[PDB]
Context: one part of a larger RNA, bound to proteins that are not shown
RNA sequence: GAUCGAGCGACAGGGCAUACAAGGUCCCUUGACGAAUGACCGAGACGCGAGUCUCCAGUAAGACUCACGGGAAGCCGAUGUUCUGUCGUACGUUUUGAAAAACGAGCCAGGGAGUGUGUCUGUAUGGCAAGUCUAACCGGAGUAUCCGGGGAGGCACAGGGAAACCGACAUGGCCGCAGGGCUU
RNA sequence: GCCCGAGGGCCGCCGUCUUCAAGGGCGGGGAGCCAUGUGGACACGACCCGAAUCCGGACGAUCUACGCAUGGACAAGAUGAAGCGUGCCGAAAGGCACGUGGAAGUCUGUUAGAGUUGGUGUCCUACAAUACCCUCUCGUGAUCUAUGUGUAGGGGUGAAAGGCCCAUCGAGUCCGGCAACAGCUGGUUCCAAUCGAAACAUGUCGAAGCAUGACCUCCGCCGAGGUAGUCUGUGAGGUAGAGCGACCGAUUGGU
RNA sequence: CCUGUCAAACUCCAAACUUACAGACGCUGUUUGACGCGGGGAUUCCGGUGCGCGGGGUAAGCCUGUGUACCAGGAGGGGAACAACCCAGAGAUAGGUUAAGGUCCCCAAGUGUGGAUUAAGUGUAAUCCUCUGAAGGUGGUCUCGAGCCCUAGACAGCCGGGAGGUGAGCUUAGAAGCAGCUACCCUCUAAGAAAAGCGUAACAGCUUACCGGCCGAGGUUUGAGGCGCCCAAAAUGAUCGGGACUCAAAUCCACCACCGAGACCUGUCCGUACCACUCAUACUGGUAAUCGAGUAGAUUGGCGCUCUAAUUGGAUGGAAGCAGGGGCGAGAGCUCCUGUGGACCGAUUAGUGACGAAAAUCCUGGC
Numbered sequence: 001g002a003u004c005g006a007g008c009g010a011c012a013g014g015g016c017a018u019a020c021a022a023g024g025u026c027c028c029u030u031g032a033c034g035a036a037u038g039a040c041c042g043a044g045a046c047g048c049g050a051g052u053c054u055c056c057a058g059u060a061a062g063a064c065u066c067a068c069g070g071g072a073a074g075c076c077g078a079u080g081u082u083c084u085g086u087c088g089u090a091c092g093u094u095u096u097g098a099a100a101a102a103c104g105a106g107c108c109a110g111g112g113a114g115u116g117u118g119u120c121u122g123u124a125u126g127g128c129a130a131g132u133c134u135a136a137c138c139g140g141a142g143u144a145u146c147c148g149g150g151g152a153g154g155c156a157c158a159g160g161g162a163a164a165c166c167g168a169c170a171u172g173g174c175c176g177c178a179g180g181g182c183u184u
Numbered sequence: 185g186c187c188c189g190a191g192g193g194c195c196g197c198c199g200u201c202u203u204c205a206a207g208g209g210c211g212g213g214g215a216g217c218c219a220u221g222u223g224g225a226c227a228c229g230a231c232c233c234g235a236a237u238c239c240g241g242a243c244g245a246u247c248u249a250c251g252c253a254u255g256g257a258c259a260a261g262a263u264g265a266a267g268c269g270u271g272c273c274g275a276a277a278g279g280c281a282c283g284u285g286g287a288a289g290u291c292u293g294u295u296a297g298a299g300u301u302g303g304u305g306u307c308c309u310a311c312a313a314u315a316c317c318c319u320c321u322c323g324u325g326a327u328c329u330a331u332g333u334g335u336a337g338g339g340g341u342g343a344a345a346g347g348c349c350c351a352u353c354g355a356g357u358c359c360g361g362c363a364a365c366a367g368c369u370g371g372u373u374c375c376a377a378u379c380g381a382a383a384c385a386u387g388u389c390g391a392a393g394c395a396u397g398a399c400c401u402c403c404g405c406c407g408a409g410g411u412a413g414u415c416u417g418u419g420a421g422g423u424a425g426a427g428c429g430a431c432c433g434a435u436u437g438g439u
Numbered sequence: 440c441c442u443g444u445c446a447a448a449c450u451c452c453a454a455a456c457u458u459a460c461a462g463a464c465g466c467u468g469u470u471u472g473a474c475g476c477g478g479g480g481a482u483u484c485c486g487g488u489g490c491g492c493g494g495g496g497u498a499a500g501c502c503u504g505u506g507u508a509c510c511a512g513g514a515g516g517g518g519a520a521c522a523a524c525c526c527a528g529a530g531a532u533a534g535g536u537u538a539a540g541g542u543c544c545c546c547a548a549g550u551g552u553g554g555a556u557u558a559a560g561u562g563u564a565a566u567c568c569u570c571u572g573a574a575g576g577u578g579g580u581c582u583c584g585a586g587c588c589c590u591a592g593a594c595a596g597c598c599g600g601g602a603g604g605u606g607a608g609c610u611u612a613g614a615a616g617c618a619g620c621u622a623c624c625c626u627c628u629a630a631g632a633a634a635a636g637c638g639u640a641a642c643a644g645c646u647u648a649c650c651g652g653c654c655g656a657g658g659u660u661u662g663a664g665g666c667g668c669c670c671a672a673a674a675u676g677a678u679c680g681g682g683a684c685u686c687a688a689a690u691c692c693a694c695c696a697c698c699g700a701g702a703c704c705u706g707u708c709c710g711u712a713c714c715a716c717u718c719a720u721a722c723u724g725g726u727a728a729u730c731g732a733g734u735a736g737a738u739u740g741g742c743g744c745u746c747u748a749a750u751u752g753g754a755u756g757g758a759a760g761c762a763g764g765g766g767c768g769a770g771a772g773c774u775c776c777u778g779u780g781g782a783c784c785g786a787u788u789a790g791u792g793a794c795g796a797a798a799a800u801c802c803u804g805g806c
Base pairs, nucleotide, nucleotide: 009087010086011085012084013083014082015081016080017079018078023076024075025072026071027070028069030067031066032065037061042055043054044053045052046051091104092103093102106806107805108804109803110802111801116228117227118226119225120224121223122222123221124220125219126218127217128216131155132154133153137149138148139147140146159166160165169196172195173194174193175192179188180187181186182185197212198211199210200209201208202207231371232370234368238361239360240359241358242357243356249335250334251333252332253331254330255329256328257327258325260292261291262290263288267284268283269282270281271280272279273278297322298321299320302318303317305316306315337353339349340348341347374741375740376739377738378737379736384397385396386395387394388393400480401479402478403477404476405475409467410466411465413464414463415462416461417460418459419458420457421456425452426450427449433445434444437441438440486510487509488508489507490506491505492504493503494502495501515526516525517524530708531707532706533705534704535703536702540698541697542696543682544681545680549695551694552693553692554691555690556689562684563683575669576668577667579666580665581664582663583662584661585660586659587658588657596653597652598651599650600649602626603625608620609619635646636645637644709731710730711727712726713725714724715723742795744792746790747789748788749787750786751785752784753783760779761778762777763776764775765774766773767772
Other pairs, nucleotide, nucleotide, family: 018074tHS021776cSS022764tSS029068cWW033064cWW035062tHS035705cSS036062tHS036534tSS038058tWS038060tHS039059tWH041056cWW047049tHS047050tHS048553cWS049552cSS050551cSS050694tWS058059cHS072075cSS074077cWH090105cWW091797tHS091798tWS094098tWH095097tHS096486tSS096522tWS112796tWH112799tHS113371tWS113796tHH114372cWS115230tWS129215tWS130156tWS130214tHS134152tWH136150tHS158167tSS160200tSS160209tSS161163tHS161164tHS168211tWS169213cSS172213cWH176191tHS177190tWH178189tHS195213cWH203205tHS203206tHS228230tWS233369cWW235365tWH236364tWH237362tWW244337tWH244350tHS245248tWS245335tWH245340tWS249341tSS258295cWS259293tHS264285tWS264286tSS264287tHS265286tHS266285tHS274276tHS274277tHS296323tHS301319cWW307312cWS310312tHS311315cWS326343tWS336339cSS336349tWS337356tHS338355tHS342345tWS370799cSS375770cSS376769cWS380735tHS381734tWH382483cSS382512tHH383511tHS384483cHS385484cWH395484tWH398482cWW399481tWW401737tSS406474cWW407472tWS407473tHS408468tWS408472tHS409473tWS412466tWS422423cHS422453tWS423454tWH424453tWS427430tWS428431cHS428432tHS428446tWH431449cWS432446cWW435443cWS436442cWW450451cHS479737cSS481736cSS482735cSS487523tWS496498tHS496499tHS510522cSS513528tSS513529tHS514527tWS515700cSS516538tWS516539tSS524565cWS526538cSS529732cWS537700tWH539699tHS541548tSS542548cSS547698cSS550688cWH557559cWS557687tWH558685tWS559685tWH560561cHS567569tHS573671tHH574670tWS589656tWS592655tWS592656tHS593657tSS595654tWS600630tHS604605cHS607621cWW610618cWW611613tHS615641cHS615642tWS616645cWW617644tWH622633tWS623633tHS627631tWW629650cSS631648tWS634635cHS637645cWW638643tHS639641tHS676677cHS679682tWH683688tWS687689tHS716722cWW717719tHS717721tHS733734cHS741771tSS742771tSS743794cWS745791cWW754782tWS757780tWS757781tSS757782tHS758781tHS758783tSS759780tHS768770tHS797798cHS
């Protein structure tokens, strides 16, 4: 649940349901505080009229939060389901435009897509610095690690020129940020 | 307010090339090297899958095409070629009649066997990846058929349809090259915070793609201005409108 | 001379407006470093719509420009639905007030007020492929103006009169208001044409003009505006979203009060940026009217998985896993309880990588 309507929900709020544990809150009187907002009534004054102005008054009210007293333990939360309100035509992709009468998937589990070498160019961190690094390899050893050695060679330390060939400011002037100084 | 002011900025000057000359180019007042992580580029499979190729070496004529060897098969009937005979006619050549004979890529024929026209029937997740039924063609021949045998892939085989070569043919099949390549389609898996586009310009065998700009973002540097709005000043401008006895060219009539 | 017209590729003229530079105000920048320079990384080079201006085209939900705002990549409110029309740009939560739009019901708020129009269900339809409705017509109706006539009696209607010279002349067989041509004269009178329209073979006949009466109040011509009407034919079942509405629930002029967003105001909290203090990017305090949407993309902090290492823990007094359930975190995800299970399992820090799936007519298995 056999009188009723379809992206199946999110957020609100009700029904019914609930062993413990791992959550413990929640409801009503009253009172305190009280942002924005913000009256009724009454009095006076206007308007053809609906209605409006002034005062009452930024008052009563006003979300949250707290205190006193009372109450709940399916009772509050939470969970399952269902009802009500508001919003709502999946998802991903293609596309100017997708709910799409554009493409894909029956469902579920598992599987399923920036990786390596070399070179180049940045960046962050770290060592050393006019230098820096070792390669193969050698010795040692605790024997693929690791300690010592190895600078071959590479890049950097000067450039310009097709080449021959030649070969530069360890600072001369002015602005001036930061910083420093001064009697600001 | 005044000094000093690294870094930074503007100049000078210096090396070299070109240089009668002049003017230009490049470089110059010491920061690099290595390591680890990471952003990005290029080659390589290069985020993953995705297709038609091309090439190499092999395996297939158990299917099928064509040839060859050795075997086999074709009820029955019809028509009645040549040849031959007899008879008649004829000088002969021959002719006529009848009979005989039994030819043929000949006829009829679900003989066997082969083929496959129509039904656009039945079937169409089939009995079957080419089937069933009826109908239909050939059936002594360029006939059908078994077995054996030969020809192999840019090669065969082909009474030629690009047909066939084992459900595979406008180039078989298998494995390899191979993770082929694509500018084309599809897909690319955890959370959050900041900024936040371009769908345009130039070049391109380029327009379904790229590169370079525009534009987005991040980092370092610089150090005092900037200008999306308005006002005013100094300038730029010929669209709207208007007009053309202002050009120009259209476009009415009258005395 | 005068008179009638034009121009994208004409100009004697000439805007609005766009634009260079400068000053001023504004705003912005000097701890948020603007303007600018240098470098790394992109994405992108099918766009679309509205409005204004366009060029082409019969036109198009057409093609192709341009400026701008929007969609794309923009929620929420409204518009029946509806990428780009209206409001509106939006952290969470809460109270309040508005915007567009709306206040008869559906449906929150008016069957609101003053006045007028409409009788067609016109209409209840901003914009639009989307909502049609045209040229032409309307004594449908409402409103406003001008001219003329009228109680010395208008307009209309009804009654009466509409008479003679003379059947004008001409033309003609004839024509006598009325075939045609020409003229169109005067008497009686309160009027009455040499006849406005029918009629006859021609007459006759019937009326118009014109005059009188009856009657008694406005009448007539013309201009303008408002709403509506005709013009108006389509295919499954009619429509303004529907119901339905008529002194409106339509339309126009005004006005009153309300409803109604995430906008705006307001409490608390979160993020981000910045400031003060700080070793801190740990706290604490402060600022944001001038912070909070986002596809591609750039940048940055964090969650989870494997195994290694150091440091350090748990487990047969019950590990991992699984099922149901409780708590925390914006979240990735962390953690606890109960049952099952019956042997392994973490944390922190530094590493490691065949490290995260809803998708690929994805693969395999099961259903």